Mitochondrial Precursor tRNA-His(0,Ser) from Homo sapiens: 86 nucleotides with solved positions. Meynier et al. published it in Nat Commun in 2024: "Structural basis for human mitochondrial tRNA maturation". It comes from the structure "Structure of human mitochondrial RNase Z in complex with mitochondrial pre-tRNA-His(0,Ser)". The entry is indexed under RNA maturation, RNA modification, mitochondrial tRNA, RNA methyltransferase, MRPP1, MRPP2, MRPP3, RNA binding protein, m6A, RNA binding, RNA recognition. The sample was in a buffer at pH 8. The organism belongs to Homo, within Eukaryota. The entry also models zinc ions. It was solved together with 3-hydroxyacyl-CoA dehydrogenase type-2, Zinc phosphodiesterase ELAC protein 2 and tRNA methyltransferase 10 homolog C. An Rfam search finds the family "tRNA" in it. The literature on the family includes a 1993 paper in Trends Biochem Sci by Hou, "The tertiary structure of tRNA and the development of the genetic code". By type it is a transfer RNA.

Context: bound to proteins that are not shown
């Protein structure tokens, strides 16, 4: 370096 | 969105297990229709 | 909704078919 | 066209 | 009837 997928600025789960 | 934490102030009769108050950005930036 | 920039993890570039 | 089965 | 190996064509 290309494609995929993911990004909680105190942690967590939903959301 | 709640929990659970952070920061200031309260000499609190033992629920201070509070009460005033700071802070609250779901990686950074760009639009484009109401909402896509 | 998307399009784009860095973070994190994973896999990585050339030979059909017909007839002797 | 060449060898194997 | 399958299968190597080369030989010409897209």
């Nucleotide at each position: 370096g290309u494609a995929a997928a993911u990004a909680u600025a105190g942690u967590u789960u939903a959301a | 969105a709640a929990a659970c934490a952070u920061c200031a102030g309260a000499u609190u009769g033992u629920g201070a297990a509070u009460c005033u108050g700071a802070c609250a950005a779901c990686a950074g930036a760009g639009g484009c229709u109401u909402a896509c | 909704c998307c399009c784009c920039u860095u973070a994190u993890u994973u896999a990585c570039c050339g030979a059909g078919a017909a007839a002797g | 066209c060449c060898a194997u089965g | 009837c399958a299968u190597g190996g080369c030989u010409u064509u897209c």